[PDB]
Context: bound to proteins that are not shown
DNA sequence: CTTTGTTCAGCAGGTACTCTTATTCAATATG
DNA sequence: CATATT
DNA sequence: CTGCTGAACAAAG
């Protein structure tokens, strides 16, 4: 640096 | 020159924004 | 002892 | 989960 996952904010 | 009657066919899911955490094929095999 | 493939 | 209509295959008097 990439990818994925999760949590969350306003609708 | 028209009649039904079964079996297979192809995806998408709103707009922004914040943060964290894990992870990049295991190991047996040959040089 | 270190890279390559299933 | 969640939703269908055709396109295609076998059948026939």
């Nucleotide at each position: 640096c990439c990818u994925a996952a999760g949590a969350g904010u306003a609708c």

Description:
This is an experimental structure of RNA, together with DNA, with 61 nucleotides shown. It was solved by electron microscopy to 2.96 A. The reconstruction used 77,764 particles. Ions in the entry include zinc and magnesium. Among the 13 different proteins in the entry, which are not shown, are DNA-directed RNA polymerase II subunit RPB1, DNA-directed RNA polymerase II subunit RPB2 and DNA-directed RNA polymerase II subunit RPB4. The work is reported in "Stepwise transcription stalling by the anti-cancer drug Actinomycin D and insights into short tandem repeat transcription inhibition" (Zhao et al., Nat Commun, 2026). The depositors describe the entry as "The structure of 1 ACTD bound to RNA polymerase II elongation complex with 2 CTG repeats".